[PDB]
The RNA (IAPV-IRES) from Israeli acute paralysis virus has 207 modelled nucleotides.
Entry title: Structure of a mammalian 80S ribosome in complex with a single translocated Israeli Acute Paralysis Virus IRES and eRF1.
Method: cryo-electron microscopy, resolution 3.2 angstroms. The entry became public in 2019.
RNA sequence: CAUCAUUCUAUGGUUACCCAUCAUUAGAGGAAAUUUCCAAUAAACUCUGGUGUAAGGCUUAGAGUGAUGGUCGAGGUGCCCUAUUUAGGGUGAGGAGCCUCGGUGGCAGCCCCACCAAAUCCUCUAUUGGAUAGGAACAGCUGUACUGGGCAGUUACAGCAGUCGUAUGGUAACACAUGCGGCGUUCCGAAAUACCAUGCCUUGAUA
Numbered sequence: 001c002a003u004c005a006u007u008c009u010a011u012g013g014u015u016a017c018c019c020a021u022c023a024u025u026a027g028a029g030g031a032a033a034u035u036u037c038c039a040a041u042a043a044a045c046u047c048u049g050g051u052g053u054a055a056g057g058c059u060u061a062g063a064g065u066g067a068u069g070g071u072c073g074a075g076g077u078g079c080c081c082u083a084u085u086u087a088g089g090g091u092g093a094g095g096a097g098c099c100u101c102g103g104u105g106g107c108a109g110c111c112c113c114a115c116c117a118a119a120u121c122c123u124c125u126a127u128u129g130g131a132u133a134g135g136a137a138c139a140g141c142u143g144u145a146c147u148g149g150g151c152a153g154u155u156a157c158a159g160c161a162g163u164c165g166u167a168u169g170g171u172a173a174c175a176c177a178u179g180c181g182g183c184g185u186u187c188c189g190a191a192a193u194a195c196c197a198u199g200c201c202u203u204g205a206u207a
Base pairs, nucleotide, nucleotide: 004066007063008062010060022052023051024050026048027047028046029045038130076098079090080089081088082087096120104114105113106112134188135187136186140160141159142158145154148202149201150200151199162183163182164181165180167178168177169176
C1' cells in the first nucleotide's frame, strides 16, 4: 500500500426513481492453428444508459472494530479421442463466472512428499479469399531425333518471316522504306488422363 461490512456525519445529498441483480432495446473492440506473405474473415464476451421486476445502502472526503497476512493467500479450474471410462493417448489462443484456510496417509501437527468433488460453460481449432506462386491446350517454316529409307503429322529448340519501339529519307498528309533493337500465345486454377491408330508408300538406274 490493498478486499467487503459497522455507525457517525456535508449549511452535501441520493429520492418524486434513484438504485445492485436478471434480461431486452442500442455500437465499437480478438489472438492463434497453417503455412510461405499483404491486409482479412468472425464471434463468445467487456463497456454505458433506458425500461420492466424482489430484498439494500449508495457511487463522493474521513475514524474503528468485523475478516487475510506481508500479497488476495495460488492453487483446483476446461475441451478432442478410447471396450484402459474409480483411467490412459493429449496443448491452439482468448472471455468471464466460484467453495476457501480443506478430511486422510508417510518421520503424523509446520515445511512438505500423494490423493477425493464442490457452480464453470460458451467460440473461429478451420470452412474460407483476392493475388502472385504455379499447371494447360492453342501452330508461322527449315534443322536435328524418332524410320531400312520417303512424304505426312508430333516434340523441343535456334534463326528469321510477322511483330513492337526507334534514327533517317519523303509528304501534305502518313504509307511505307531504310538500318538498329525488343519479342510466343491465350487460359487462371491444380496434374496424375486410356492417351488408342502410335499413318501410308518403297529404284529407269542393269539378274

Among the 77 different proteins in the entry, which are not shown, are uS11, uL22 and eS10.
The sample was in a buffer at pH 7.5.